This is an experimental structure of RNA (mRNA), together with DNA, with 44 nucleotides shown. Released in 2024, the model rests on electron microscopy data to a resolution of 4.2 A. Among the 6 different proteins in the entry, which are not shown, are DNA-directed RNA polymerase subunit omega, DNA-directed RNA polymerase subunit alpha and DNA-directed RNA polymerase subunit beta. The 2024 paper behind the entry is "Molecular basis of mRNA delivery to the bacterial ribosome".

Context: bound to proteins that are not shown
RNA sequence: ACACAAACGGCGCGCG
DNA sequence: CTGAATCTCTTCCCGCGCGCCGTAGGAC
Repeated sequence: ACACAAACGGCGCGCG
C1' cells in the first nucleotide's frame, strides 16, 4: 500500500 | 549515346503443438 508473476530469438518435428 | 549481355536486393499461405538453446579469455 489494498497489489503482481514469470517468452526474447532461433532449430527440428509434426497438424488442418 | 545504342547494344545486349551483363549486372543485385526484393519475395517465397495462416495458425497450432511439443522438445532444445543462447561472449571470450584468466590471478596457479
Entry title: 30S mRNA delivery complex TEC resolved (TEC only).